[PDB]
RNA sequence: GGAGUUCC
RNA sequence: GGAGUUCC
Numbered sequence: 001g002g003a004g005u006u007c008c
Numbered sequence: 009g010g011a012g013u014u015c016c
Stems, first nucleotide, its partner, number of pairs: 001016008
Other pairs, nucleotide, nucleotide, family: none
C1' cells in the first nucleotide's frame, strides 16, 4: 500500500 | 469509517 477475512 | 486478523 492492495486483496482476503472476523467484529463493530 | 475504525479495530482485530490471514496472504501478498

Released in 1997, the model rests on solution-state NMR data. This is an experimental structure of RNA, with 16 nucleotides shown. It comes from the structure "TANDEM GU MISMATCHES IN RNA, NMR, 30 STRUCTURES". The entry is indexed under RIBONUCLEIC ACID, G:U MISMATCH, RNA. The entry is an ensemble of 30 models.